[PDB]
RNA sequence: GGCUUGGGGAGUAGCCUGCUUUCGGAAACGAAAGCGCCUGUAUCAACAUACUCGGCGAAAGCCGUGGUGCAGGACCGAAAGGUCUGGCGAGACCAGGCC
Numbered sequence: 001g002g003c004u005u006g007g008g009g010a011g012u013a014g015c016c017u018g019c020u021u022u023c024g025g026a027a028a029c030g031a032a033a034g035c036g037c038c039u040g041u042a043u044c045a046a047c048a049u050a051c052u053c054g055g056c057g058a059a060a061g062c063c064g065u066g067g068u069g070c071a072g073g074a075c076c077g078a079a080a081g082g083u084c085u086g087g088c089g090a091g092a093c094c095a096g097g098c099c
Stems, first nucleotide, its partner, number of pairs: 001099007014088003018035007037073009053064004074083003
Other pairs, nucleotide, nucleotide, family: 008092tHS009091tWH010066tSS011012cHS011089tWS012090tWH013089tHS017085cWW025027tHS025028tHS036083tWS045046cHS045047tHS048052tWS057059tHS057060tHS077079tHS077080tHS
C1' cells in the first nucleotide's frame, strides 16, 4: 500500500428525497426556513478553552438537558398493517486485526 474492524461520527458533515411557507424565474428549477406530540425504557454526547452534556456520588450509579433506537398511546386502515420526511453515508487524522 489494499481490505477489514472500530475511533473521528449525540449517523458529525456531505449527497439523494416527500410535504408546508417565502423569494427569484414564464416555467422546469434554484436559494432559504420548516415538519410529529405524549409516556415508559435503553442508549449515546453532535455542541463544550483539548478530557469533557450538567449536578451529585468513593464507586456502582441516581436526577436532569439533549440526539437516537424500541415499546405503547395518539394519527391513517375493516383488518393485516402503516405514519413520525425517509434513504446513502464519509475524508484527512488515531488504533487493532488481516494480506

Solved structure of RNA (X. oryzae Mn riboswitch optimized construct) with a sequence from Xanthomonas oryzae, 99 nucleotides shown. The entry also models magnesium, manganese(II), strontium and sodium ions. Crystals were grown from: 0.2 mM RNA in 10 mM Na Cacodylate pH 7, 50 mM NaCl, 10 mM MgCl2, mixed in a 1:1 ratio with 10% MPD, 40 mM Na Cacodylate pH 7, 12 mM spermine tetrahydrochloride, 80 mM SrCl2, 20 mM MgCl2. Taxonomically the source falls in Xanthomonas (Bacteria, Pseudomonadati, Gammaproteobacteria, Lysobacterales). The depositors describe the entry as "Manganese riboswitch from Xanthmonas oryzae bound to Mn(II)". The structure was determined by X-ray diffraction at 2.85 A resolution and released in 2019. Keywords: riboswitch, RNA, manganese.